[PDB]
RNA sequence: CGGCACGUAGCGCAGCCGGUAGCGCACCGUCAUGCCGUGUCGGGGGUCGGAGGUUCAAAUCCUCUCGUGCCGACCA
Numbered sequence: 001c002g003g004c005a006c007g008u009a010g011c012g013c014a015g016c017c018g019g020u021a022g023c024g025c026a027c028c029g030u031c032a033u034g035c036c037g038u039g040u041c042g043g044g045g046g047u048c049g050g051a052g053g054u055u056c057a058a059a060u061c062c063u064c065u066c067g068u069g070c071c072g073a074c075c076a
Base pairs, nucleotide, nucleotide: 001072002071004069005068006067010025013022027043028042029041031039052062053061
C1' cells in the first nucleotide's frame, strides 16, 4: 500500500437482520463478625467506535473515518 475483523456495563465475553439488551466478575448498600476477609440477602450500571443514509422503525443493514489484530505484499 493492499485485502478482512471486531468494536457492547468498570473489565472480559454472549447474544446482533429489525422492534423486547444476556452470564459472570467487579461495584453501592443490609446482615453475620470483637474488626477485616470468605460467605448471606438485595440493587444499578450499558448511548453497544463516531455521521449520515435506506427503512414507519435501525445497537442490528450501506457507506465514507477514528482504532486494533489477523493475511498479503512475491518471480526477476

Record summary: Keywords: ribosome, translation, bypassing, protein. Solved structure of RNA (P-site tRNA-Gly) from Escherichia coli, 76 nucleotides shown. The reconstruction used 36,983 particles. An Rfam search finds the family "tRNA" in it. The family's RNA type in Rfam is transfer RNA. From the family's description: Transfer RNA (tRNA) molecules are approximately 80 nucleotides in length. It comes from the structure "70S structure prior to bypassing".